This is an experimental structure of RNA, together with DNA, with 20 nucleotides shown. The entry is indexed under 2-deoxy-2-fluoro-D-arabinose, FANA, nucleic acid structure, NMR/MD/TI, hybrid duplex, DNA-RNA complex.
RNA sequence: CCAUUAUAGC
DNA sequence: GCTATAATGG
Numbered sequence: 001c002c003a004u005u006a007u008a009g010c
Numbered sequence: 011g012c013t014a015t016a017a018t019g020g
Stems, first nucleotide, its partner, number of pairs: 001020010
Other pairs, nucleotide, nucleotide, family: none
């Protein structure tokens, strides 16, 4: 920095 | 629906 997946807070 | 974070792959 491009993108894919995922956890959590409101 | 947006944030803040996590792990992965380009």
The entry is an ensemble of 10 models.
The structure was determined by solution NMR and released in 2010.
The depositors describe the entry as "Structure of 2'F-ANA/RNA hybrid duplex".